Primary citation: Pantel et al., Mol. Cell (2018), "Odilorhabdins, Antibacterial Agents that Cause Miscoding by Binding at a New Ribosomal Site".
Solved structure of RNA (A-site and E-site tRNAs) from Escherichia coli, 73 nucleotides shown.
It was solved by X-ray crystallography to 2.6 A.
Among the 50 different proteins in the entry, which are not shown, are 50S ribosomal protein L14, 50S ribosomal protein L23 and 30S ribosomal protein S10.
The entry also models magnesium, potassium and zinc ions.
NCBI's taxonomy places the organism under Bacteria, Pseudomonadota, Gammaproteobacteria, Enterobacteriaceae, Escherichia.
Entry title: Crystal structure of the Thermus thermophilus 70S ribosome in complex with NOSO-95179 antibiotic and bound to mRNA and A-, P- and E-site tRNAs at 2.6A resolution.
Rfam match: tRNA.
[PDB]
RNA sequence: GGGUGAUUAGCUCAG
RNA sequence: GGGAGAGCACCUCCCU
RNA sequence: ACAAGGAGGGGGUCGGCGGUUCGAUCCCGUCAUCACCCACCA
Numbered sequence: 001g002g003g004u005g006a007u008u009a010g011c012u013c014a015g
Numbered sequence: 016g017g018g019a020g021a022g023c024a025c026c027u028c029c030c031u
Numbered sequence: 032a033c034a035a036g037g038a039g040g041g042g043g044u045c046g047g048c049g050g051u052u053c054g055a056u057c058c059c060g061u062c063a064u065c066a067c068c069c070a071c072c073a
Stems, first nucleotide, its partner, number of pairs: 001069005010023004017053001025040005046062005
């Protein structure tokens, strides 16, 4: 500099 | 795209 | 009695903003933070 995904309540986390 | 949830923790009740 | 077990109950702008839609956690744009990932380095 690019591409990829996340962001759900106090700790991890589904839609 | 037509629902806003769930184990562990918090708390009071049951037991022991 | 722990602890397991059992019942109940709490504790959300679903990051931020704009928009689509009749609304919208989502679809998009957006910013920004996050990890990840490839390469580069005169």